An RNA structure with a sequence from Thermotoga maritima MSB8, in which 74 nucleotides are resolved. The entry also contains Poly A polymerase, not shown here. NCBI's taxonomy places the organism under Bacteria, Thermotogati, Thermotogales, Thermotogaceae, Thermotoga maritima.
RNA sequence: GGCCAGGUAGCUCAGUUGGUAGAGCACUGGACUGAAAAUCCAGGUGUCGGCGGUUCGAUUCCGCCCCUGGCCAC
Numbered sequence: 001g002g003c004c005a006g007g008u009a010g011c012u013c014a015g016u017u018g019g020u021a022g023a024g025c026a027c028u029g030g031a032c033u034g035a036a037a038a039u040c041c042a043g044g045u046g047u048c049g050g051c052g053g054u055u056c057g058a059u060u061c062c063g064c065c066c067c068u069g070g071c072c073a074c
Stems, first nucleotide, its partner, number of pairs: 001072007010025002013022001027043002030040002049065005
C1' cells in the first nucleotide's frame, strides 16, 4: 500500500427495506433474611468511531478519514 471483518453504556454483544435504543455481567439502593448466599423489583446523562452529503428526519444510504484484528513471496 491492497482486500476482508468489526467499531453501540465501564466490561461484553444483538438490531433485512430510514423515525423514537436493547439484553447480561458489573455498579447503586431495596425486599425475603439471626446473618448471608442465590433469587426477584427499581436506577443508563450512550457526542451508536469521526467530519461532510441526500432526506423534514441517518446507528442504517452515499463519500472521505481514524482505530483494532485477519490475509497479502514463490

It was solved by X-ray crystallography to 3.31 angstroms. An Rfam search finds the family "tRNA" in it. From the family's description: Transfer RNA (tRNA) molecules are approximately 80 nucleotides in length. Their secondary structure includes four short double-helical elements and three loops (D, anti-codon, and T loops). Further hydrogen bonds mediate the characteristic L-shaped molecular structure. tRNAs have two regions of fundamental functional importance: the anti-codon, which is responsible for specific mRNA codon recognition, and the 3' end, to which the tRNAs corresponding amino acid is attached (by aminoacyl-tRNA synthetases). tRNAs cope with the degeneracy of the genetic code in two manners: having more than one tRNA (with a specific anti-codon) for a particular amino acid; and 'wobble' base-pairing, i.e. permitting non-standard base-pairing at the 3rd anti-codon position. Gene Ontology term of the family: triplet codon-amino acid adaptor activity.